Shown are 40 nucleotides from a PDB entry: RNA, together with DNA.
It was solved together with Argonaute protein.
Method: X-ray crystallography, resolution 3.2 A. The entry became public in 2017.
Crystallisation conditions: 27% PEG 4,000, 0.1M MES, 275 mM KI.
Context: bound to proteins that are not shown
RNA sequence: GGUACAACCUACUACCUCAU
DNA sequence: ATGAGGTAGTAGGTTGTACC
Numbered sequence: 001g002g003u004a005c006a007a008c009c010u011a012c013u014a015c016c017u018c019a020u
Numbered sequence: 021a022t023g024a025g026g027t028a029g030t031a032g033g034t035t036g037t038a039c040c
Stems, first nucleotide, its partner, number of pairs: 002039015
Other pairs, nucleotide, nucleotide, family: 017024cWH018023cWW
């Protein structure tokens, strides 16, 4: 990309409890 | 450090309806 948004899969980051 | 198990919030990126 005249544009808003919904849906979907994927992925990451933080945190939690284990724990080598 | 790093690997489970879990929860949470959001980013990438494709397709769908709709505006008449």